[PDB]
RNA sequence: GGACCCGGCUUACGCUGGGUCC
Numbered sequence: 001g002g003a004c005c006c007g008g009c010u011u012a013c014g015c016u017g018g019g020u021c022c
Stems, first nucleotide, its partner, number of pairs: 001022009
Other pairs, nucleotide, nucleotide, family: 010012tHS017018cHS
C1' cells in the first nucleotide's frame, strides 16, 4: 500500500462492512 472472502435486494445494476495476505 493493494486486492479479495462473503452477504442483504435481486428477475435485471450494483451498493455496504467484519476480516485476511504479501
This is an experimental structure of RNA with a sequence from Haloarcula marismortui, with 22 nucleotides shown. NMR data were recorded at pH 7 and 298 K. It was solved by solution NMR. It comes from the structure "UNAC Tetraloops: To What Extent Can They Mimic GNRA Tetraloops". NCBI's taxonomy places the organism under Archaea, Methanobacteriati, Halobacteria, Halobacteriales, Haloarcula. Keywords: RNA, EVOLUTION, UMAC TETRALOOP.